[PDB]
Context: one part of a larger RNA, bound to proteins that are not shown
Molecule: 23S rRNA, nucleotides 2028 to 2874
Organism: Porphyromonas gingivalis
């Protein structure tokens, strides 16, 4: 995905409507409930991984705005 | 010189 | 114009400090999950199955030098242990 | 440290 | 044969490779038939002959050490020679 | 041994050697710490937390031998 | 009868673990 | 490319390694209370103060 | 888990995804707020504690509880029935006599 | 101190059915009463306010109510108790036979139940008006 | 012979199914009486100054019961 879509115990990618051996079951609805369909929904947020990303911190590295020091310019005259 | 002083660059205030 | 300052101050260039205020980045791997701890190159033995080779966060240890003689050669020697005596 | 012979 | 062989362990070592004496500088220059090992880079053993020496009567031996650890590329720099 | 147009100088090449560092010792060029319950994206049952499966050291239970308490 | 040390052989998967096979 | 959450509630169902009820052996069981072991899973198996 | 109170004949032990959240709950746990202790220079963190904090889905198949339609059962029917089988049911106390005797 | 066995009497819990009793409900119903609106008005009614509020309440449906039930052991057995008795001149509950022996098993009790496709049985009637 | 559709309905029921009755009929309603619920109406008197009280028939309701064809239940159509 298509289905004429039962139960039990086995088996098995190690928890089976669908395999094996048994068992049970005339064909088709309606009402009612939620055990299963590892039911539906969102490419798990937990965890790890990527020489992925972002943001935050700082005595990580490297820069830098700002602040500050000195020299030259703007920049002259006289005395001692 | 090493500081002091000046006024004219420059800065500010009132008209 | 008058007053107050004044070759200072401010500004430009250069220069030394400071600067998570701002920015760009880095911050390993192995691993009986990851972290913590340990480890990362070389040498020797065992694991290794009588050629070579052969793994584990298997079991044990070492190295990051040294010697001008501890090198060369001729010649000559022979340790360590037990016993006896002193 | 010295002698001796097994080692 | 337990010791020693600077230094772990292993293998070796009496003709000693272990320990002394004398003379010495081969801890040489030009070198690498042939092999081992190996992804590559790297690594290991080893000539022949020539030049000139050391030891020794000579034969011979000597291209460092009983052997296996004692390190690291390239780029950029320093020193000496041409 | 070679570049400047030419000669030098300064360089480069060749031969021999050295330095700092790469010990994460085939060395990102030789400059390099942390936090994310505000987190985000791409992945993994290749790998953890629950449940299942295997195992049963530990744990619980049942037996065996029996010294001994009684 | 009841309880049993030192030791031994098993069973279960219900404790603390080991493994990492499904998701 | 999700098997999604401890206790409690509700509703159960099964096992027996039996708490009660039923039947037995032994007893260090006088009787009465018991103790241990065997068979047996039918039905029962409270409400509160705290977690 | 466990402790206590009052009972009872008794207040068993386990399995079922430590049964059961498309059945419930939301006290606990996983989340954004905040605080204390402790650790860290700090951002933050925890063999810790504390107050607060959205529980989604109209049942297709199967399953289960009920209730019908169709046909079948030798041709068509109205009644009354047997039972192959299935399910339910299954608890227990205190008194009185025997007899205060058996022991 | 203190029975086993045997017999009789009343409880608890649970379940089924039921409504005479007790108790609940009872937006059928009846009554009391506040506010307001309408029928000039009054009287008597009615609408709205949780059924306005309040007091009662039949049937139905119910439990807090009332009745009934669960026993015993028919059969075969468990653990156990035995009879007779060899292998094995003894012993032995067993190998041949035989008695027993549990709330457990199969029945008895209640409900369903012939799609029980193995579709059963009995009584009666059989085509069109009712 | 039996049915189906239909109607009046139910202590039967989600729908169905099931039960009773369908005119020589009591199936449901109504009507006439009762069991029963509520609790003494409307009006008129008598009393009270009055609010109110007393007498009189109570009145209203009656999902239950009994009797009664007044209303509704047409054998039409189809196997």
């Nucleotide at each position: 995905g298509u289905a004429g879509u039962a139960u039990c115990g086995g088996u098995g990618a190690a928890g089976a409507u669908g395999c094996c051996g048994a068992u049970u079951a005339c064909c088709c609805g309606c009402a009612a409930c939620g055990g299963g369909a590892c039911g539906a929904a969102a490419a798990g947020a937990c965890c790890c991984c990527g020489u992925g990303a972002a943001c935050c911190u700082u005595u990580a590295c490297u820069a830098u705005a700002g602040c500050u020091u000195u020299a030259c310019a703007u920049u002259g005259u006289a005395u001692u | 010189g090493g500081a002091u002083a000046c006024u004219a660059a420059c800065u500010c205030g009132c008209g | 114009g008058c007053g107050a300052g004044g070759a200072c101050a401010g500004u430009g260039u250069a220069u030394g400090g400071u600067g998570g205020g701002u920015a760009g980045u880095u911050u390993g791997a192995c691993u009986g999950g990851g972290g913590u701890g340990g480890u990362c190159g070389c040498c020797u033995c065992c694991a290794a199955a009588a050629g070579c080779g052969u793994a584990a966060c298997g079991g044990a240890g070492g190295c990051u030098u040294c010697u001008a003689a501890a090198g060369g050669u001729a010649c000559c020697c022979u340790c360590a242990g037990g016993c006896c005596g002193a | 440290a010295c002698c001796g012979g097994u080692c | 044969a337990g010791a020693g062989u600077g230094u772990a362990a292993u293998g070796g070592c009496a003709c000693a490779a272990g320990g002394g004496u004398g003379c010495u500088u081969g801890a040489c220059u030009g070198g690498g038939a042939g092999a081992c090992a190996a992804a590559c880079a790297a690594g290991u053993c080893g000539c022949a002959c020539a030049g000139g020496u050391a030891g020794g009567a000579a034969a011979c031996u000597a291209g460092a050490g009983c052997a296996u650890a004692g390190u690291g590329a390239u780029c950029c720099g320093g020193u000496g020679g041409u | 041994c070679c570049g400047c147009a030419u000669g030098g100088a300064a360089g480069g090449g060749c031969c021999a050697u050295c330095g700092c560092u790469c010990a994460a010792a085939g060395g990102a060029u030789a400059a390099a710490a942390g936090g994310u319950a505000c987190u985000c994206c791409g992945g993994g049952g290749a790998u953890a937390a629950c449940a299942g499966g295997c195992u049963g050291a530990u744990c619980a239970c049942u037996c065996c031998c029996a010294a001994g308490a009684g | 009868a009841u309880c049993g040390a030192c030791g031994g052989a098993g069973u279960g998967g219900u404790u603390u673990g080991g493994c990492a096979c499904c998701u | 490319g999700a098997u999604g959450u401890c206790g409690g509630c509700u509703c159960g169902u099964c096992a027996c390694a039996u708490c009660c009820u039923g039947g037995g052996g032994c007893u260090g069981g006088a009787g009465a209370a018991g103790g241990u072991c065997c068979c047996a899973a039918g039905g029962g198996u409270u409400g509160g103060g705290c977690u | 888990c466990g402790c206590c109170c009052a009972u009872u004949a008794a207040a068993g032990u386990g399995g079922c995804a430590c049964g059961c959240g498309a059945g419930c709950u939301g006290g606990g746990u996983u989340c954004a707020g905040a605080a204390c202790g402790u650790c860290g220079u700090g951002a933050g963190a925890c063999a810790g504690u504390u107050c607060g904090g959205u529980c989604u889905c109209u049942a297709u198949c199967u399953g289960u509880u009920g209730u019908g339609g169709g046909c079948g059962c030798a041709g068509g029917a109205a009644a009354u029935u047997u039972g192959c089988g299935a399910g339910g049911g299954u608890c227990u106390g205190a008194c009185a006599c025997u007899a205060g005797u058996a022991c | 101190g203190g029975a086993c066995c045997g017999u009789g009497u009343u409880g608890g819990a649970c379940a089924g059915a039921c409504c005479c009793c007790u108790g609940g409900u009872u937006u059928a119903c009846c009554g009391g009463u506040u506010g307001u609106a309408c029928c000039g008005c009054c009287a008597g009614g009615u609408g709205c306010a949780c059924c306005g509020c309040c007091g009662g309440g039949u049937a139905u449906c119910c439990a807090c109510g009332u009745c009934u039930g669960g026993u015993a052991a028919g059969g075969a057995u468990a653990a156990g108790u035995g009879c007779u008795g060899a292998a094995a001149g003894c012993a032995u509950c067993u190998a041949a036979g035989c008695a027993c022996g549990a709330a457990g098993c199969c029945g008895g009790c209640c409900u369903c139940a012939a799609g029980a496709u193995a579709a059963g049985a009995u009584u009666u009637c059989c085509a069109u008006a009712a | 012979a039996g049915g189906g559709u239909g109607g009046u309905u139910a202590a039967a029921g989600a729908c169905u199914a099931u039960g009773a009755c369908c005119u020589u009929g009591a199936u449901a309603g109504g009507c006439u009486g009762c069991a029963g619920g509520u609790g003494u109406a409307u009006g008129a008197u008598u009393g009270g100054u009055a609010a109110c009280a007393a007498u009189u028939a109570a009145g209203c309701c009656g999902a239950g019961c009994a009797g009664u064809a007044c209303u509704a239940a047409u054998a039409g159509c189809c196997c």